[PDB]
Context: one part of a larger RNA, bound to proteins that are not shown
RNA sequence: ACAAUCCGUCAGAGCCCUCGACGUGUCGUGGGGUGAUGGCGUGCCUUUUGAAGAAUGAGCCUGCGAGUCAGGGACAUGUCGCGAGGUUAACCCGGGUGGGGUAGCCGCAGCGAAAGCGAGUCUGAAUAGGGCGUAUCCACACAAGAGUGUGUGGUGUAGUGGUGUGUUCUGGACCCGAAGCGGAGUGAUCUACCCAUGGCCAGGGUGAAGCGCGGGUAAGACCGCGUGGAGGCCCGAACCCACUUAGGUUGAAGACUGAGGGGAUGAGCUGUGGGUAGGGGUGAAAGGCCAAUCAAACUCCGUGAUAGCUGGUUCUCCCCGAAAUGCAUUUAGGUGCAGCGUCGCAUGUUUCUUGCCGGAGGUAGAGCUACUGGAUGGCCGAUGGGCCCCACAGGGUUACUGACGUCAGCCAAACUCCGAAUGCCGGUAAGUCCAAGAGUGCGGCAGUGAGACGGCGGGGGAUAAGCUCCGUGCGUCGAGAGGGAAACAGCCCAGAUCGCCGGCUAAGGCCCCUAAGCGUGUGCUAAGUGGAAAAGGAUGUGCAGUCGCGAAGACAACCAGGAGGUUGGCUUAGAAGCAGCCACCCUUGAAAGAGUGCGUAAUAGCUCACUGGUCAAGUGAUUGUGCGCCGAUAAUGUAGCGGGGCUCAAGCACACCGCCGAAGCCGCGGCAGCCAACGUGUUGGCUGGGUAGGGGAGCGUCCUGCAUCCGGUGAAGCCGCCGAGUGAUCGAGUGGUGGAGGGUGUGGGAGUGAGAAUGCAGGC
Numbered sequence: 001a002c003a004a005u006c007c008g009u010c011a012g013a014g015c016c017c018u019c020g021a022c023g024u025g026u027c028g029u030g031g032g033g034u035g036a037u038g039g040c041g042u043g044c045c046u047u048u049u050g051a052a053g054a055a056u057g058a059g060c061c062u063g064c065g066a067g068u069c070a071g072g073g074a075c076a077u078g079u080c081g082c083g084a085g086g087u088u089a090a091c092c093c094g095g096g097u098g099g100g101g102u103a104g105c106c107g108c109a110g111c112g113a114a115a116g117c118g119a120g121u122c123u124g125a126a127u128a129g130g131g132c133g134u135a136u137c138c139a140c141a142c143a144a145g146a147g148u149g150u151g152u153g154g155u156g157u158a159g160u161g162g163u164g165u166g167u168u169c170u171g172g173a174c175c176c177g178a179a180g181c182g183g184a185g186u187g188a189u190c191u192a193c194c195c196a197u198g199g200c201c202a203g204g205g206u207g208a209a210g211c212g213c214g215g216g217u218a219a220g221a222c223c224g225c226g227u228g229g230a231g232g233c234c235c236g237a238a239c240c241c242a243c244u245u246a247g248g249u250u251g252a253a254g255a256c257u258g259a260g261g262g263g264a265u266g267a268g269c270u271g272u273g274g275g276u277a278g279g280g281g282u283g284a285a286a287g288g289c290c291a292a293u294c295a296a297a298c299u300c301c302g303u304g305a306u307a308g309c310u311g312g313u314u315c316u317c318c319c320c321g322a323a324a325u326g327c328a329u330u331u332a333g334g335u336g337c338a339g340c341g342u343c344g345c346a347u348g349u350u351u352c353u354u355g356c357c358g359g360a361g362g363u364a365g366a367g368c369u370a371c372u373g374g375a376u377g378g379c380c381g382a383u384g385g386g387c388c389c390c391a392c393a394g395g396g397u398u399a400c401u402g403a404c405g406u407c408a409g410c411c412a413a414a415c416u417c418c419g420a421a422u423g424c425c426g427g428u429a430a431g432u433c434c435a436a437g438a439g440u441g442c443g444g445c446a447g448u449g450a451g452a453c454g455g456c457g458g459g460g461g462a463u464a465a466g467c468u469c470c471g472u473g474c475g476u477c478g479a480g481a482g483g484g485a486a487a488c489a490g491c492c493c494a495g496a497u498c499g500c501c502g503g504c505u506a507a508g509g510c511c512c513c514u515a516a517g518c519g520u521g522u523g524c525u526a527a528g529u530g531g532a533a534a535a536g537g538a539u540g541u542g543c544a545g546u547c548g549c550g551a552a553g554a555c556a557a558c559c560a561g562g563a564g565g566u567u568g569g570c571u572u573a574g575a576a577g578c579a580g581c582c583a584c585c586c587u588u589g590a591a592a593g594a595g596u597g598c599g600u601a602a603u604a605g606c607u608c609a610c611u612g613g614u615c616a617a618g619u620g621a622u623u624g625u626g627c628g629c630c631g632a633u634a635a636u637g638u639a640g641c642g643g644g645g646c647u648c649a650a651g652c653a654c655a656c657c658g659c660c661g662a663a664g665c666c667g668c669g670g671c672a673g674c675c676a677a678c679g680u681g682u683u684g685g686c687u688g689g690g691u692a693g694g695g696g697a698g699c700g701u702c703c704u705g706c707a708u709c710c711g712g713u714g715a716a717g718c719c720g721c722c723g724a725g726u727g728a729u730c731g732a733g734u735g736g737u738g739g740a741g742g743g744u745g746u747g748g749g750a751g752u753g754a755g756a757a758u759g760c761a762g763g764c
Stems, first nucleotide, its partner, number of pairs: 008040004014034005019028004044057001046055001059764006069171003073168010085106003091100003110117002120132004137154007174312002177309001181302006192276009201266001203235003206231001210227006239263003243260005278294001280290003315698006325338005339448002341445007349436001350438001352431008365418001366416002372412003376408004384400001385398005451477004455472006482493003497670004502666003508660003511644003517657001519656006530646001536630002540627010557614005563587003566594001568582003593608001597606002671688006678681001699753001701750010717737005722731003
Other pairs, nucleotide, nucleotide, family: 005007cWS012036tHS013035tHS043058cWW044756tWS045056cWW048050tHS049451tSS049489tWS051055tWS065754tWH065757tHS066312tWS066754tHH067313cWS068173tWS072103cWW081086tWS083158tSS084107tWS086160tSS088103tWH090101tHS109118tSS112114tHS112115tHS119133tWS124126tHS124128tHS135156tWS136155cWW171173tWS176310cWW178306tWH179305tWH187278tWH187291tHS188191tWS188276tWH188281tWS192282tSS201237cWS202236tHS207228tWS207229tWS207230tHS208229tHS209228tHS216221tHS217219tHS238264tHS242243cHS248253cWS251252cHS251253tHS252256cWS277280cSS277290tWS278297tHS279296tHS283286tWS321692tHS322447tSS322691tWH323448tSS323479tHH324478tHS342694tSS351438cWS360423cWW361422cWW362363cHS362419tWS363420tWH364419tHS367370tWS368371cHS368412tWH371415cWS380404cWW381403tHS382402tHS383401cWW416417cHS435436cHS437673cWS446693cSS447692cSS452490tHS461463cWS461464tHS461465tHS477489cSS480495tSS480496tHS481495tHS481663tWS482662cSS483507tSS493506cSS496689cWS505662tWH506661tHS507661tHS509516tWS510516tHS514515cHS515660cSS525526cWH525527cHS525649tWW526647tWS527647tWW528529cHS529649tWH531645tWW534632tHH535631tHS550617tHS553616tWS554618tSS561591tSS562609tHS565566cHS574601tSS576602cHS577595cSS577597cWH577606tWH578598cWH578605tWH583594tWS588592tWW589591tHS590611cSS592609cWS595596cHS595607cWS596607cWW599604tHS637638cHS637639cHS641644tWH645650tWS649651cHS677682cWW690691cHS698728tSS700752cWS709732cWS711740tWS712740tWS714738tWS714739tWS714740tHS715739tHS715741tSS716738tHS732743cHS755756cHS
């Protein structure tokens, strides 16, 4: 051991142990161990718009591993001494940390290119106007409302030297990491080629030259037969190769094995000894090879090379808190400045919000006989063109063509006679006002300069993309937890100081899963529509509204008539109501189309429109809407309600009544920041999500000056117990182990904190 598990958390049965009171076990202000079962719940880091991510890094533990130091360096800011002055450098003298040492340096006057002048000076012809300077303020005159200035008086000006901290400069400069570049050496015991001197090549074939003999001839050429033993010759072991294939592929082996394969007297193979060395060698040439490494070997040194790149960078809490834009860039994944953060100083409402008042505008819309273009149909008629008179001149006509003009209907990002709403600039009155923790200016320290989606206004694209590029006192995410959306960064609700087994709500929900309604009233839906989709098709059903016909009998059904001219002209093979074209008349009449179909070469024939009879109250169309139907259609498994199930709604619409629901709000209690109010530290108001990042305050470790205390009657370290603080953490509270040092307070100094670097060593 019926179970689907980021491994935990919050509820929690049962059992075991322990501390109290009581009695036989049972309850408590309890405490531990385990944990059936229920709810909730997507590792850590890095890096990203966004990662549980099926992106990167980490097997585990222990130890180690990253903003440090130097300099009268630079800027800023604390602190201390002296102060219109401050201070020494080297050096000299003291076993010291003390004394001395004026050379310098920095303040003390500026302006000017400079000569130079000086509270002024430079430019200039200016007694012009500006620039820079005369610490800063106060009062008084004298000119200006052109921004206020100019003179008198007063008040007086702050620097400099130690030293803490932040940033910065030159150095390795927070740490780790290239490929490569130099200098000087080491290598030819592998391999490439060469030099000298040796060795090796079973066995079996083939039969060159030369020579000899015999044919042949005048002599030859030439031709047979021997002998002969040539050759980067043939077959094939050793030996040297490595063609094909199978095996090997954490191997038997950092290039091999098995089976076949090639060369095998030669440009052969091989031993010994030797030679050529890095921009150099050697190369029957593959950039091959030069010690398992070669488009420039190896080693040490320059050297901790340099990386606009990747990784890593270690304890805590408190307050604030971004950016992914603009401009420039040998620039686009870098950087500078600005924008946006924070800290300090200054200035205070200057910011922001709402009402009102003063302004400019050319978007939305609209309009065009208001312009520039586009453009529909009439009317009118220049203009060509045809034709008749005919000469080519002047004229009269045409199925042509149509300016200009005119009537009516329109269109535009780069059209505008017009023209908003918003937004923006200013003024003004209030609001907020124990604060928005607002603006503005200066200074210290930044980060950011890859953005994403959603709403609205647009370009690019096919008015496609989860597309791309802009705008938006637009939002959220980024950097935001909680609730809803089944799950689901960017949607809806809502901004988490901590605690509670209190309460009320938001978005969304209330049949069961699942907290709260199988809620109430009136209707709608039959499609499981609800719980996806178009053009379009369609006697689905409900509600409302136009219009027709009807008790002078409508609509449906059934009985009867539906015809004569006439086969209407034309066209055609043909066309007789019923391919096609034109016309669509008249008569008898109840009413009857120059015919609504079907059917025929074509006629015939069967119907309809319309009329009369029977029977008996409705019967047609059309318009706007409420919910439905078809169209409907991919591939692991229902799979387009999250499940069960739901029309006896638990579906939809309009009313109404409750409740559930968050870390929102309220209630009670603790903590913190800012500010106020007073007091010799408490009360109150507001505020306290947070990545990069700024500021503040602390914990733990070691070494030390001084002062104290503990320790063989047992220090540190280590393992526990019982407890403690808002955190790092603590225990001069206590057991065990252990054997010699340790604690505390206040100062000084750091090799001061690791979880991660494909980090390093050891153990596993």

This is an experimental structure of RNA (23S rRNA, nucleotides 613 to 1376) from Mycolicibacterium smegmatis MC2 155, with 764 nucleotides shown. The entry has 52 different proteins, among them 50S ribosomal protein L17, 30S Ribosomal Protein S8 and 30S ribosomal protein S3. Rfam match: Bacterial large subunit ribosomal RNA. The literature on the family includes a 2002 paper in BMC Bioinformatics by Cannone et al., "The comparative RNA web (CRW) site: an online database of comparative sequence and structure information for ribosomal, intron, and other RNAs". The sample was in a buffer at pH 7.4. The structure was determined by electron microscopy at 2.01 angstrom resolution and released in 2025. The entry also models magnesium and zinc ions.